[PDB]
Context: one part of a larger RNA, bound to proteins that are not shown
RNA sequence: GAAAUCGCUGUGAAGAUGCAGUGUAUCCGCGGCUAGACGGAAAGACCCCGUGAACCUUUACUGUAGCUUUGCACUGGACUUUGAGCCUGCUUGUGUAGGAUAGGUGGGAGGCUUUGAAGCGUGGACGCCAGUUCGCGUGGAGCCAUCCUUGAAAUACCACCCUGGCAUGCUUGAGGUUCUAACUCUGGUCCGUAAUCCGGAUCGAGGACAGUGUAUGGUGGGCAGUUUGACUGGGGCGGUCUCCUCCUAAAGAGUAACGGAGGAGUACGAAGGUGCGCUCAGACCGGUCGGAAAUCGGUCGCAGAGUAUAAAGGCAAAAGCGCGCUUGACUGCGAGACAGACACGUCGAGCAGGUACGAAAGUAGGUCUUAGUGAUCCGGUGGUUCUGUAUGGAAGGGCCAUCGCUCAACGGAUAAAAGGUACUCCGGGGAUAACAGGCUGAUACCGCCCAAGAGUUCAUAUCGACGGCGGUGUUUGGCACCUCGAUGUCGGCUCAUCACAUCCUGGGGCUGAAGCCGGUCCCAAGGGUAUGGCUGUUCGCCAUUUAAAGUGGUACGCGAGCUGGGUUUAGAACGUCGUGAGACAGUUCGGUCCCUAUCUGCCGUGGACGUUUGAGAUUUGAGAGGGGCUGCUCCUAGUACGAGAGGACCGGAGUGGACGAACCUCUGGUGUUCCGGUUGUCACGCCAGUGGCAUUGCCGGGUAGCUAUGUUCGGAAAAGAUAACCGCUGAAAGCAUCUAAGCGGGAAACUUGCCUCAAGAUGAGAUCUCACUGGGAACUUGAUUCCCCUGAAGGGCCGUCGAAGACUACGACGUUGAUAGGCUGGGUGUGUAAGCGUUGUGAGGCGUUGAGCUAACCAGUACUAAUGGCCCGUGAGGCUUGACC
Numbered sequence: 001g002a003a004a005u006c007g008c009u010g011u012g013a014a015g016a017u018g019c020a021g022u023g024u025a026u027c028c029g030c031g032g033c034u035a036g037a038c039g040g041a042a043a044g045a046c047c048c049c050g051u052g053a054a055c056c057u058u059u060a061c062u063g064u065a066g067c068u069u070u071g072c073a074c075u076g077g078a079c080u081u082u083g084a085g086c087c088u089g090c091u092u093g094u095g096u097a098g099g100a101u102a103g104g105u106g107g108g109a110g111g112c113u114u115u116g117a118a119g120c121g122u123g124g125a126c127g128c129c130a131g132u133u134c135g136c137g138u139g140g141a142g143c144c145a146u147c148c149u150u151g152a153a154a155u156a157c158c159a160c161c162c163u164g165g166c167a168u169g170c171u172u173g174a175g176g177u178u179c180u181a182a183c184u185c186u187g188g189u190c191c192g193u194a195a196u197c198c199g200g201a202u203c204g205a206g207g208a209c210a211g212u213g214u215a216u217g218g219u220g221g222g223c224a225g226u227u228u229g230a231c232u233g234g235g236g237c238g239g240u241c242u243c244c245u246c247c248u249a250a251a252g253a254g255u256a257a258c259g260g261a262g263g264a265g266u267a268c269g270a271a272g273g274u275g276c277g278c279u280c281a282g283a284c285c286g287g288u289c290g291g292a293a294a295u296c297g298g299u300c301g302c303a304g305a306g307u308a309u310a311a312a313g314g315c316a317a318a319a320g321c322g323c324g325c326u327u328g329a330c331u332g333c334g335a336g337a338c339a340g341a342c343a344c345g346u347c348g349a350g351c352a353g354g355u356a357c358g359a360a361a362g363u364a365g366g367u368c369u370u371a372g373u374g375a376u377c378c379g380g381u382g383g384u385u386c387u388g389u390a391u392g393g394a395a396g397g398g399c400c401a402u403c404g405c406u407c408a409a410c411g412g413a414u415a416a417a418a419g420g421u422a423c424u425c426c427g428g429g430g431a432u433a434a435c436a437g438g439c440u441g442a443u444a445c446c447g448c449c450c451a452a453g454a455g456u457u458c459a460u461a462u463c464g465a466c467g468g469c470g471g472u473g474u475u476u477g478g479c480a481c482c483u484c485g486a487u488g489u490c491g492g493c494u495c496a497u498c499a500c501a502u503c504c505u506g507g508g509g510c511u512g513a514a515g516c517c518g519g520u521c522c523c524a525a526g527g528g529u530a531u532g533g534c535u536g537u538u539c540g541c542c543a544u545u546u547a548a549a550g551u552g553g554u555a556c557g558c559g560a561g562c563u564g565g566g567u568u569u570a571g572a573a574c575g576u577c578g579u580g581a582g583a584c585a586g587u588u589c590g591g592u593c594c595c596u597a598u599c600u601g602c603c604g605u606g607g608a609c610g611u612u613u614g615a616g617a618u619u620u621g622a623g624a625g626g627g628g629c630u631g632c633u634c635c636u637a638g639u640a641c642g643a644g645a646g647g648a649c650c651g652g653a654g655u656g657g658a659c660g661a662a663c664c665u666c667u668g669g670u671g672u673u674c675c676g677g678u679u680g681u682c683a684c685g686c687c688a689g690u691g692g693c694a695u696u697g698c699c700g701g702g703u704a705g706c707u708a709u710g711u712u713c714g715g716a717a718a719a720g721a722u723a724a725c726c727g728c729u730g731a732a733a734g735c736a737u738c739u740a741a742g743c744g745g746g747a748a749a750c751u752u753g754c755c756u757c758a759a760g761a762u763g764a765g766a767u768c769u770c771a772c773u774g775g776g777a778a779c780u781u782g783a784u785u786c787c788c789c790u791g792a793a794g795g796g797c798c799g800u801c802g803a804a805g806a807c808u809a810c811g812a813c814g815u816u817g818a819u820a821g822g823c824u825g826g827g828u829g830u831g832u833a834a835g836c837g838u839u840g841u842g843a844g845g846c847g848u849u850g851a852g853c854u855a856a857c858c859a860g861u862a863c864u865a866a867u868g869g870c871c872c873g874u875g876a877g878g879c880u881u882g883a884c885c
Stems, first nucleotide, its partner, number of pairs: 006023005026608008035600003039595002047429004052425002054421004060226005066219003070215005076179010087169001089166002099148001103161003111143001120137001122135004183206003187203006229241003238258001242264006265410001266308001267367002272326007280304001282300003306315002309372001312369002330353004336347003342411001355364001357362001378404007386397002436483001437481001438479003442476001444472006453463002489566002491563003495557001496554005503528003506523006530544005571589001573587002575584003609760001613771007623757004629657004641646001659714005667708004674701005679694006718752003725745004772877001774788005789875001794872004798814005819865003822861005829853002835848005
Other pairs, nucleotide, nucleotide, family: 002018cWW003017cWH005599cSS011016tWH014437cSS014438cSS015437tHS030806tWS034035cHS034597tWS037560tWH038555tWS047234tSS048432cWS051413tWH057580cSS058060cWH061221tHH065220tHS069216cWW075210tWH076181tWS090166cWW094131cWS095096cWH096151cHS098100tHS098101tWS098149cWS098154tWS099144cHS103162cWW106158cWS108156cWS115116tHS115117tHS115142tWS116142cWS117140cWS118138tWH126131cWS136137cHS136138cWS139140cHS145148tWS148155tHH150154tWH151153tWS180208tWH181207tSS181208tWS182207tHS183210tWS193197cWW220222cHS226417tWS227418cWH228419cWH244310tWS245311tSS249256tHH262310cSS263371tWS265373tWS265408tWS267271tWS270327tWW270329tHH279303tWS279318tWH280305cSS287291tWS290293tHS294295cWS305318tWW311370cWH314319tWS315318cSS324357tWS328354cWH328364cWH332365cWH334349tHS335348tHS351365tWH356363cHH358360tHS374407tHS374412tSS375407tWH388394tHS388395tHS405406cWW414416tHS419581tSS421423cHS429484tWW430434cWH432484tHS433484tWH435487cWW441442cHH441443tHS441473tWH443473cWW443475cWW450466cWW451464tSS451465tHS452464tWS455461tHS458512tWW461519tSS473475cHS479481cWH490536tSS494558cWW500525tHS502504cHS502524tWS503525tWH504547cSS507724tSS513517tHS514645cWW515646tSS523723cSS524748cWS528548tSS529550cWH536565cSS545549tWH546548tHS547630cHS558561cHS564593tWS570591tHS572588cWW578580tHS578581tHS597599cHS610764tWS614793tSS620759tWH621761tHS622758tHS633653cWW634652cWW638639cHS638647tHS639648tWH640647tHS642645tHS658715cWW664707tHS664708tWH666710cWS671703tHS671704tHS673855cSS675852tWS702855tWS703856cWH708709tSS708710tHS717753tHS721749cWW722747tWH723746tHS724746tHS729739tWH729741tWS730740tHS731737tWH732736tWH733735cHS739741cWH759765tHS760762cHS771792cSS779783cWW790874cWW791792cHS793873tHS799866cSS804809cWS813866tWS817862tHS817866tHS818863tWH819862tHH828854cWW831850tSS831851tHS833851tHS834849tHH840842tHS840843tHS862865cWH
C1' cells in the first nucleotide's frame, strides 16, 4: 500500500490477522467497551553523532569600540632653573731628582722692549704646600746660571692646539612662572532680528593649556569572529596516540583487541678501525682485623659469565677481554636484492680517489643486532660554475652542505585555540545509551548429591560446615538484535488473567507427634485471601483485625480506562562546586495528560439465509458458562488422653461474616408528575382567591416506580473415576513384598449432581397439530421456463400499548375488544379548601369540615382511540436403494 482483516502454540529483523502446525468460525448490521492493530497526531525533545548552528561566559585565541600615555601638527614671546655643541686671550701645569715646571710640536741658546727693576718683602689667588702671577715698600736698578746642575725632555726667543677650565654670546633639549595674540567658552551686551539657534562686533574668563588630526605604548568580554582532537563493548572520567622486544600468531611473511608483559625519545673520539694476545663465571676449602664473602695458588671445572642500555635472537674466526698503533664514525658512487599503497625505510659485492693498522693474504663506508625520532613551508649560516628584469655589479633567487623549533594528536589542519546551554535550534541514527522486548545466566532465586558436625544418645524428627550437580527466567547484570519519519515513566484507582514453588480451607506420612499445639515433607489451584497512621511511594515500620492477610508471570498486566503526588522543560531559593556562564551521590516551593473506534477482540441486541413443502407451539441435550468461601457458641464431654495442669478428633444442629441472585411485603432513601406552609415581586380591573418568576425560590411531608443500607434465597448432600497415602491376595525371588496378573478404600482437585444458555450440534435432532387435492403452452423431459386461475395455514406492515426496550426484538390486545387514555367508585397522600357565618379594633381564631385536592395504584365501565385494509407466504412436497404393502 491493497485487503477475502480469528484464537493458541511455535517460528521469525528476536512481541504475527497474514509464516508453520492446530483449534474454533453461516452472511451483514446496530448499541456499547477500549485489550491489540508495537493504534493516530509531531522526519524523538532524552542519548549519540555532525571537523552543524545559535546565543551566553571568561584568566581560551585573535582582535576592536571607548578610555588613557607620549611624539609631530594647529602652537606663540618673555624670563628663570637646568644638560650638551662652538669660540677669545689662553693665562693655571707645583711627582723620584731638578734653586724653580712637565701635555707637546718646530725656528731657538741666551734672555738686555723701564735688564729679566733686584737681596728680604706689602696686598690680590691657589697650591699632588711654603710653587707661581701683578700694583716691588719705594722706582726707570743684574736676577732663575740659557747642563749651571739634575731630571726619561729645561727654562730666554717665538707660532700651533687641548687638557683643570675663567667668562660670555653663535645654539639646542627638558621644567617652572608670566604675558596675549592662536585657540576655547553649553559668560555679559549690541547687531543681523519680531530668534535662549547661528554668525558678526565688543567686553570678560581661561590660555598656548585645553581640545582635535595623525603616529604610538597601555587598558579594554563594552563588542566581534572563532576554536575548544580522536579511540571508546553508548557517551562522560581515567587511559592511550610515534618507535623497539616477546606472547597472542595457527612451525614462511603478515595478522586484531581499553588482550598479556616489558622498554625507548640515548650513549661512545673510544664503548669506532686494525694488529697481536687472553678466557669468563661457580662450588671447593683456607682462619692471627674482611670470614659465606675482596687480594691469589686454581683441583674439579664442563657457558650458568660478559655484551652501554628492555626483551628476543646471537656469539671461539668469540660479537666477550687486554694492550700497541690509529680515524674507514672516509669522498664519489653503486650491480643487485629485502621490505613496501605512497612518502619513507633496510642490506650491499664491486669500481675510482685517498687513508688506518698488518711482514703479508687481508680487515676497515661506525658500534653483536633490531628503539634513541619528525615531513613540507618558513627563516639563519658556509660555499658555488648557475641566474642576476637596459648594461657592468649588487640585491633577491637556484643548486650543494648545514642549523633552528615544533609539530609527542609523533604522515605534522593555523604563527596564534577555553567553556555553558535546564532558553535552545537544525540534520541524521535504533552504525549508539535510558524504557520495555530478545539471546545468555555471571548474579539472584528454588531444589537435589555426600555428611564433618548438633540434636543430652542417634547424620537423615529437625538443621547441617566443606565441597558438588542442576532447574527457573523471578533481578542486579553482560550484549546491543527490534523500536529514535516517537514502543509516553514510578506509584495509586478501576478491571483483571494464568502458574503453583499452597497463605487459609481439604487429604496424608514421619516425628525428638501424650492432648491443645507444632516441626518438616508429600497430594491438592475449587473458593477465598484486611482496614488504617506515616511517606509520592513500590517496599517498609507501626496500630488494629482475619480462617488467611501466599509467591510470582502478564510491556516490572492495565494512562487511544482515570489520576499525575514522585522523577519531571521553562520560574525561584538554600547548601555545595565553579573566576564565571552555570552545575549537582543534593534539597525546596510552583508548574497544559489530545483523539468522535475502521479492523481484530469483548459485552449486548437484531436483520438475512439455511435446516429439503410450509406453518403454530412444545422440546432432547452435543456443548458452554455460572456456582463452589468461612468463623463462632453450644449439644456426647470436662469424656478419650494426660500424675496434674490442660484438652480433644469423630457424631449432627443455629447464628454470623464476606460474596452472589432475586425481590420491594416490611425498614428507610428518592420521588422537579401529589398536597401543603412560606418570602420577594409581578399579574389576573379590584377585595378576596389564585397563577407566573425567583436553583423545584425556599422548605415540610409524600403515591407509584426504581431502590439498599431492607427482605428472602444460595454455596450443599449424594455419586463416580482418582491424587498422595492405607491396603488384601500374590509370585517372579520355597520366603517377604499394594503389583507383575487380579481386587479394594481414598481429598474443596476431575466427571456428574445445582442454576442459566444451548440443534448455525451445516451432525442444523425430536414430538403434537394445522394448511394447501386447478388447467394449458414452449423447449431440453431431477424436468425447467412462461401464461391463466388460485393464493391456504400462518407471518408481517399498521394501530392501542407493556412491570419488554437505545433502535430492535419480546409480550398483550385490535370492536366477536378492557389494549391505552378518560370516566365512576375505592385507595393513598396531604392536612380542616373556597364561600358563607361567627368573634375580634385588626392580625387572626371558631364553625360548616378530616374538609378540599389527589401522579404513575386497585376494581369497574366501550365514552375516545385500536378500520371485517394491504403485502408476503402457494396449489400435496426430487431421486436412488431397502423392508413391509
Entry title: Pseudomonas aeruginosa 50s ribosome from a clinical isolate with a mutation in uL6. Solved structure of RNA (23S ribosomal RNA, nucleotides 2005 to 2889) from Pseudomonas aeruginosa, 885 nucleotides shown. An Rfam search finds the family "Bacterial large subunit ribosomal RNA" in it. For this family Rfam cites "Crystal structure of the ribosome at 5.5 A resolution" (Yusupov et al., Science, 2001). The 2019 paper behind the entry is "Structure ofPseudomonas aeruginosaribosomes from an aminoglycoside-resistant clinical isolate". The structure was determined by electron microscopy at 2.82 A resolution and released in 2019. Among the 30 different proteins in the entry, which are not shown, are 50S ribosomal protein L16, 50S ribosomal protein L28 and 50S ribosomal protein L34.